Shown are 27 nucleotides from a PDB entry: RNA (TRANS-ACTIVATION RESPONSE ELEMENT) with a sequence from Human immunodeficiency virus 1. The 2020 paper behind the entry is "Co-crystal structures of HIV TAR RNA bound to lab-evolved proteins show key roles for arginine relevant to the design of cyclic peptide TAR inhibitors". Crystallisation conditions: 0.05 M Sodium Cacodylate pH 7.0, 0.1 M Sodium Chloride, 0.002 M Ammonium Sulfate, 17% (w/v) PEG-5000 MME. Lineage of the source: Viruses > Artverviricota > Ortervirales > Orthoretrovirinae > Lentivirus humimdef1. It comes from the structure "Co-crystal structure of HIV-1 TAR RNA in complex with lab-evolved RRM 6.6". It was solved together with TAR-BINDING PROTEIN 6.6.
[PDB]
RNA sequence: GCAGAUCUGAGCCUGGGAGCUCUCUGC
Numbered sequence: 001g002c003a004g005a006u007c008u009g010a011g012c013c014u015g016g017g018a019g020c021u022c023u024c025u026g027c
Base pairs, nucleotide, nucleotide: 001027002026003025004024005023009022010021011020012019013017
C1' cells in the first nucleotide's frame, strides 16, 4: 500500500449515523 477484522479490538466526531483516526490479521 491492498484486502479483511469490534452488538465478538479501540479512541474520537455526531447527538435524527452514507463521518474520522488507530489497533490487529493476511498478502